An RNA structure (23S rRNA, nucleotides 5 to 929) from Staphylococcus aureus subsp. aureus NCTC 8325, in which 919 nucleotides are resolved. Rfam match: Bacterial small subunit ribosomal RNA. Clan: SSU clan. Rfam 15.1 lists 42,628 matches to the family in 10,626 species. A reference for the family is Yusupov et al. (2001), "Crystal structure of the ribosome at 5.5 A resolution", Science. Its family is annotated with ribosome and structural constituent of ribosome in the Gene Ontology. Ions in the entry include zinc and magnesium. The work is reported in "Structural mechanism of FusB-mediated rescue from fusidic acid inhibition of protein synthesis" (Gonzalez-Lopez et al., Nat Commun, 2025). The reconstruction used 67,441 particles. Lineage of the source: Bacteria > Caryophanales > Staphylococcaceae > Staphylococcus > Staphylococcus aureus.
[PDB]
Context: one part of a larger RNA, bound to proteins that are not shown
RNA sequence: AUGGAGAGUUUGAUCCUGGCUCAGGAUGAACGCUGGCGGCGUGCCUAAUACAUGCAAGUCGAGCGAACGGACGAGAAGCUUGCUUCUCUGAUGUUAGCGGCGGACGGGUGAGUAACACGUGGAUAACCUACCUAUAAGACUGGGAUAACUUCGGGAAACCGGAGCUAAUACCGGAUAAUAUUUUGAACCGCAUGGUUCAAAAGUGAAAGACGGUCUUGCUGUCACUUAUAGAUGGAUCCGCGCUGCAUUAGCUAGUUGGUAAGGUAACGGCUUACCAAGGCAACGAUGCAUAGCCGACCUGAGAGGGUGAUCGGCCACACUGGAACUGAGACACGGUCCAGACUCCUACGGGAGGCAGCAGUAGGGAAUCUUCCGCAAUGGGCGAAAGCCUGACGGAGCAACGCCGCGUGAGUGAUGAAGGUCUUCGGAUCGUAAAACUCUGUUAUUAGGGAAGAACAUAUGUGUAAGUAACUGUGCACAUCUUGACGGUACCUAAUCAGAAAGCCACGGCUAACUACGUGCCAGCAGCCGCGGUAAUACGUAGGUGGCAAGCGUUAUCCGGAAUUAUUGGGCGUAAAGCGCGCGUAGGCGGUUUUUUAAGUCUGAUGUGAAAGCCCACGGCUCAACCGUGGAGGGUCAUUGGAAACUGGAAAACUUGAGUGCAGAAGAGGAAAGUGGAAUUCCAUGUGUAGCGGUGAAAUGCGCAGAGAUAUGGAGGAACACCAGUGGCGAAGGCGACUUUCUGGUCUGUAACUGACGCUGAUGUGCGAAAGCGUGGGGAUCAAACAGGAUUAGAUACCCUGGUAGUCCACGCCGUAAACGAUGAGUGCUAAGUGUUAGGGGG
RNA sequence: CCCCUUAGUGCUGCAGCUAACGCAUUAAGCACUCCGCCUGGGGAGUACGACCGCAAGGUUGAAACUCAAAGGAAU
Numbered sequence: 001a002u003g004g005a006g007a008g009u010u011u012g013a014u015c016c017u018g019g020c021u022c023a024g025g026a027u028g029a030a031c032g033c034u035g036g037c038g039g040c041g042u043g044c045c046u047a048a049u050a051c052a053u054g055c056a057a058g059u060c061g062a063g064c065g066a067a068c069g070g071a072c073g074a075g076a077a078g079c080u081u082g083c084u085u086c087u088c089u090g091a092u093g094u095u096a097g098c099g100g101c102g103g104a105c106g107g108g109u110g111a112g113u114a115a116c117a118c119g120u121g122g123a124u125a126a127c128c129u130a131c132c133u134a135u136a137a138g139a140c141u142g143g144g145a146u147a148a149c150u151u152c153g154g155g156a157a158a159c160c161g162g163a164g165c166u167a168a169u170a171c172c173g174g175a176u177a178a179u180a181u182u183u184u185g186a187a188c189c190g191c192a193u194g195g196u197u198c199a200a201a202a203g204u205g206a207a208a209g210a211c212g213g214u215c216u217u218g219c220u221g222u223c224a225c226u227u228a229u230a231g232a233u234g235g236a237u238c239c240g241c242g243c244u245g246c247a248u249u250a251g252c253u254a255g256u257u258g259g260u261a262a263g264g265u266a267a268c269g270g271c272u273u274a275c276c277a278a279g280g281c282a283a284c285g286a287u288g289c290a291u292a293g294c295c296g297a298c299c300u301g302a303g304a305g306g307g308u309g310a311u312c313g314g315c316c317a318c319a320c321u322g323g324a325a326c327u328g329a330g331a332c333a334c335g336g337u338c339c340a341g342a343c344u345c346c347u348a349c350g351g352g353a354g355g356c357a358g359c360a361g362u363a364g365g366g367a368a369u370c371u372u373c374c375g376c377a378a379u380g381g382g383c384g385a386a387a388g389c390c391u392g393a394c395g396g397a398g399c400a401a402c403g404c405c406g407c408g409u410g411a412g413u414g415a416u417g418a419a420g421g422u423c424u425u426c427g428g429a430u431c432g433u434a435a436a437a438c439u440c441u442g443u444u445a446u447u448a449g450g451g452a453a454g455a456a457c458a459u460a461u462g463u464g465u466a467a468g469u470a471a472c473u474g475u476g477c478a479c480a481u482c483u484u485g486a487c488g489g490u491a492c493c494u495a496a497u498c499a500g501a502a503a504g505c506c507a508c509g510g511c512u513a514a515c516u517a518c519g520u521g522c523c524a525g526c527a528g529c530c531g532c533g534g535u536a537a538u539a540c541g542u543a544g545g546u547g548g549c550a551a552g553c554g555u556u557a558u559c560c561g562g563a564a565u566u567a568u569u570g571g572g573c574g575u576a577a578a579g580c581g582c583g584c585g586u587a588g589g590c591g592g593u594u595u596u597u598u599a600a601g602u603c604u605g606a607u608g609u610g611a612a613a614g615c616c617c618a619c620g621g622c623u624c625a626a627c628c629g630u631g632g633a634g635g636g637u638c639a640u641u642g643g644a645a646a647c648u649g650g651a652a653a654a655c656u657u658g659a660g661u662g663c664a665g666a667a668g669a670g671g672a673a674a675g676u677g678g679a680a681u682u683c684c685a686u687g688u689g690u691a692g693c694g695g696u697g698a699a700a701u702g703c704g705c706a707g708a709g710a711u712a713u714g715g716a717g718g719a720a721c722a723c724c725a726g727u728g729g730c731g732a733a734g735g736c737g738a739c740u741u742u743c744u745g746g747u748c749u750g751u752a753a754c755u756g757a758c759g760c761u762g763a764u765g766u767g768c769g770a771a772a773g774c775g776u777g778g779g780g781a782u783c784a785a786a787c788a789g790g791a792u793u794a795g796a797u798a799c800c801c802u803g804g805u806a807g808u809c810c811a812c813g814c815c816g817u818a819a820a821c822g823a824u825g826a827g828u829g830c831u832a833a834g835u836g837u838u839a840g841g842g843g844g
Numbered sequence: 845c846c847c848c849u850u851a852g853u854g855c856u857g858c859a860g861c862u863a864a865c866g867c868a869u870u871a872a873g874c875a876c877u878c879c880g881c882c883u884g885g886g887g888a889g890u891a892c893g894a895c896c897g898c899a900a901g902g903u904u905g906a907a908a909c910u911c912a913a914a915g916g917a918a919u
Base pairs, nucleotide, nucleotide: 006022007021008020009019012919014917015916016915024560025559026558027557029556030555031554032553033552036407037406038405039404040403041402042400043399044365049363050362051361053360054359055358058101059100060099063098064097066095067094068093074087108318109317110316118242119241120240121239122238123237124236127235128234132231133230134229135228136227137226138225140174141173142172143171149164150163151162152161153160154159181202182201183200184199185198186197187196188195189194209223210222211221212220213219214218244290245289246288251281252280253279256278257277258276259275260274261273262272263271293315294314295313296312297308298307299306300305320341321340322339323338324337343354344353345352346351371397373396374395375394379393380391381390382389383388410440411439412438413437420431421430422429423428445497446496447495448494449493450492454487460481461480462479463478464477465476466475504549505548506547507546508545509530510529511528515544516543517542518541519540525532526531571882572881573880574865575864579879581768582767583766584765588761589760590759592655593654594653595652596651597650598649600648601647602644603643604642605641606640607639608638609636616632617631618630619629620628621627658758659755660754662751663750664749665748666747670744671743672742673741674740675739676738677721682716683715684714685713686712687711688710692703693702729736730735773814774813775812776811777810778809783807787803788802789801790800825878826877827876828875829874830873833856834855835854836853837852838851839850840849841848842847843846844845860867861866884911885910886909893904894903895902896901
Other pairs, nucleotide, nucleotide, family: 001003cHS006562cHS010017tWH010914cWH011013tHS013918cWW016576tWS017914tWS018913tHS019912tSS020565cWH022563tWH023562tHS028045tHS034401tWW034551tWS039626tSS043369tSS046366cWS047364tSS048109cHS048318tWS052361tHS055392tHS057102tWS057105tWH058382tSS061065cWH061096cWH062385tHS063168cSS064167cSS065096cWW069092tHS070091tHS071090tHS076077tSS076084tWS077082cWH078082tWS078083cWS085087cWH097147cSS098168tWS100383tSS104328tHS106335tWW107319cWW108357cSS111317tWS114244tWH114291tWH116240tWH117243tWW125193tHS126237tWS126267cSS129233cWW138207tWS139224cWW144170cWW145168tWH146167tWH147166tWH148165tWH155157tHS155158tHS157351tWS175207tWH176206tWH178204tWW180203cWW190191tSS206226cSS208224tWS212473cSS213471cWS219470cHS220472tHS221474tSS236266tHS247286tWH248892cWW249287cWW250282tWS250285tHS251286tSS255258cWH255275cHH255276tWH256279tWS257279cSS259270cWH264269tHS265267tHS296309tHS296612tWS296613tWS301303tHS301304tHS303570cWH304568cWS304569cWS305560tWS313611tWS325332tHS325336cWW326333tWH327331tWH328330tHS333336tHS342355cWW347350tWS348350cHS356360cWH358392cSS359392cSS360372cSS366368tHS370398cWS375377cHS376391tHS376393tWH377395tWS377455tHS377485cSS378394cWS384386tHS384387tHS401551cHS405625cSS406624cWS408443cWS408502tSS408503cWH409503cWH410499tHS414416tHS414433tWS414436tHS415434tWH417432tSS418434tWH419432tHH424427tWS425427cHS433435cWH441499tWH442443cHS442444tWS442500tWH443502cWW444498cWH444501tWS451489tWS451491tHS452490tWW453488tHH456484tWW458483tWS459482cWW467474cWW468473tHS469471tHS485486cHS485487tHS489490cHS500502cWH503550tWS504552tSS507514tWS512514cWS513547cSS520523cWS520537tWH523533tHS524533tHS524537cWW531539tWS537540tWH567883tWW572578tSS573578cSS577882cSS581733cSS582732cSS585764tHS586762tHS586763tWH587762tHS588878tSS592757tHS599600cHS602646cWS615633cWW622626tWH645646cHS656756tWS656757tWH658756tHS661753cWH667746cWW668730tSS668745cWW669728cWH678720cWW679719cWW680718cWW681717cWW689707tWS689709tHS690707tHS690708tWH691704tWS692708tWS694701tHS695700tHS696698tHS698791tWS699790cWS700790cSS700801tWS701789cSS717781cSS718781tSS726737tWW731734tHS733768tWS734818cWS769816tWS769820cWS770817tWH772815tWW773899cWS774898cWS780807tHS782808cWW784806tHS785805tWH786804tHS791799cWH792796tWS792798tHS793795tHS796798cHS814898cHS815900tWS822824tWS824872cWH831871tWW832857tHS859868tHS859871tWH862864tHS862865tHS863916tSS866872tWS868871cHS871873cHS884913tSS887908tHS888907tHH889890cHS889905tWS890906tWH891905tHS897899tHS897900tHS
C1' cells in the first nucleotide's frame, strides 16, 4: 500500500494488428412468469395536451356604520295567568358591506433560456427593503365625502345608472417636525467619479385611534399611528474565472463602438433620444445553426476519466398564447385586472362566462407511473389582543415487489435407504434424510385481553419577580394548575390454538456454476458471440437430474466498465490504418552557459469562504438492518495575506560552445540565356545496279519492278547527346549528362576576424512541383494513344506485323497530380566494430 | 605508403529495437522539441455543399445500409 482478473471469434497451423461479442455495476424503468409479511423510501420521464366535480386564501367586531337576534326582564287579563302585543330596556352573540393586512409566501412545472441563467470568488464612492428589533422625537387643529342602507330605473343574464341618507385606524386642508432638497462656510479622508463630519440660511414634507386601569376638571397600560437614524431580513446591478456541439457556419454589427448633452431608473449605464466621431466583435471561433433550465449531487471506474441532472435542498424561468399597465414595501401578479388570439360554454343574439404546469380525479397520448381519503393533533405560514379561523403547506392513511433492508414458508430425529418418477451394463444407480413416522416450536397466522411515545403548548387560572408609574391595570420574565392526538385502539405487549394457509424463476456446448433420456430431424426451432439442427442433438421441445438465485427470477431499453479501441495517467504512423510531393515562411509551441534581481508560474503557512442534505469515517437511536440523528473528514482551476527561491517566466549584465559573418581553400549533369559540334534516323536529288525488300512463331498487309532494297555522293530538317559513366556528382523535392560563353543559387574543408543565442519547428499562408492533359503561337526528324489495314483466335474492340493523328519538341500561360518511395517529417545529442568510394584537412 | 580527421555516399555487422521480416552512427537504438497523420472492412474518396480550374478534374469530405471479419509477417 486497501486498489487494477479476463474470454470467444480472421488461419491448415502461427505470431501480430484489428474490429465485433460476452462475464460486472446502475435505473423514476417496462414487459413475461410468479408472488407471504414488515420497516424505510419511490411512483406521468411521454401531450407546457384538453380538462367534468370538490377542495388548494383568508382573517380581523379590540378600526367603522348598519342589520339580525333578541336573553335578563319590562305593561293589559284573552279570565288561556301562559300566553299576549309594542309603549321600553334591551345581554351573550352573528353577519352582508366599508376599512386594514395577507393574497408577490407556501404549492406546481421545466416550456423558454447557450445567458453573469447558473456555480465559485469579488465589487457597489451607482442601489432599494412591508412586517420584526433598537433608539430618538412626535401624534396638534379642521373639513368634505361614500359604501351598506332606502327608492326609482335599465338588462335574458352577467351586471349597470339616477336620487336620498350615513361612519371609520377610509379621504383631504392647515400647523409643527428632517441627516431628505438648494446655497454658503469649513475639517479630515479614498479608489477617477469622489466619502465623511461639523456649522449658517432658504424652500418643502407627518401622524390615529381602539380596548382597558386609576386617586378619574387627568394621569396611565397594551396594541395601533408618524418621522429620522441604525440593525436584521429580503431584493437589485456590475465584474474575474468556470460552465455545449457544429467551420460541409467566416465574417458580424449602425444604438452598432465611443464621446457630448438631456431625459429616464432604486440605481450605474446606449437605458433612451438628439448631436459628433468611426468605431466594436471575430480563427483565444465571432455570427449562424442545433440542443439544453443550472448547481449541490447521482451512476460507473483502481484511478485518471466517462455518463447524468428523478425524488430532496439552492438559484433561475414560466402560469391557455401574446402584449400592457394598475394596486402595492414588494408583481408587470398560477386560483388579480385590461386588450388581442385560439378554444370551450351561456344567451332573450343585444351581450356575457372561463383557464388543474395547486390536491385528488377524468379523457387523451404512452411500454409505463397512485385515492375525486383523514386531520390541522405535530411543524410551518396568513390574520387577530387573544380564544380562534384559514392552510390539498404539511402530518397521516390508501394503492403499486417499483427499490432497499429485515423475517418467514418450519425444527430435531429419521434406513426401514419404503412407494413412485427417472436412468440402466438389468447388477443396480439417482431423486433421498428427502418422505412417512416420532417429537418440538410459533417468527408468522388466527383468536381474545392490555395498550406507548409523538404533547410542546397557546389560552386561562394563581404566585413571584423586573421595568415603568402617584398608584393601578397591563407588559417582560420565572414557577406551578387544568385542558388539547388525524393516525388509532395503530405500534408494541401478553395468552391460547395450529406445520397447519406462505416458492417461484432462469439456466445446465464453450465463455460460465450445473448432463442424461426421449421426441424431432437444416424441419420445428435456438442464438450475446463462436454457432446448433439434414436420423445415437449434454445447443431444438419435453422429462429426470443438477446449477444459480429467491418473493423474486428472467427479458428488453439506456449509461459507465471491461476498451491501453482517442492512450495526460496509458497507443501509434518502413511492410498492418497512419509522414503533407517538396520548399520559403507567419502566428504559436519550444530553446545553450554564468551572475544579479524579481517573484507571474512553483513551493510552504495563515485568514475568509466552498449552505444544508449526500458520499466517507466514527458514535448514538430504532429488537437487527435498511433508515434516522450527531460530530468529524473531504471537496476550488477560490480570494486575501506572510514566507522560500531550485526550476519555468520577467528584468539587468556577461559568455561562446549553437547559429551566422569574415578570411583561405574545394568539388559539382544545381539553375537561366545565347552560341557551336559530331554520330544516327527520316525525307529529297542524282550515279551504279537488279528482283526483291521488309516482316514473323509462321504469315500477310506494305514497299518494288513507273527501277525498290542495297551502294556512292549531295542537300533539307527535327530531336537526342555513344564512349566518359561509377550504390559517381549536384539539387528542397520534382529533377539535372555533348561542348563554349554570360548571368546566378547552394554546399563542403580549414582558420578562428567578428557578431553574441541572433536558434529549432511551423497551423493558416506562399511558391516549386515527373508524366499525361489544356490554351495561344511556332515546329515536326523519330517514336507513337486514337484510328486503318494484316495476322492470331471460338471471338481478338488485344498481345505480334505494316502504317498513322494528337502528342512527343520550342515559347508563354494553365493544370497541381504519381508506387511524387527510403511506402521511413524536420532539428539536436548520445550509443561496438570492419570494409569501399566522392570532395577536402593534418601528420608520419 | 601508412596513420589521424571533416562532410557525403555504399556494403557488412554488435548492443538495443521489432509481430516477424528486418533496422543498426545514412536507426526502425536511446532521448528532448515542434509539426502532419491514424483509430475494423465495404459503401467511398462516392453524395451533397464549398472553393479552385478553360476543361479534364483537384482540394475538402459524409451518411443510410451491410459484414465479422478486412489485414501484416512468417510456417
The PDB entry is titled "Staphylococcus aureus FusB bound to the small subunit of the S. aureus 70S ribosome (FusB-Sa70S:SSU)". Among the 49 different proteins in the entry, which are not shown, are 50S ribosomal protein L24, 50S ribosomal protein L30 and 50S ribosomal protein L27.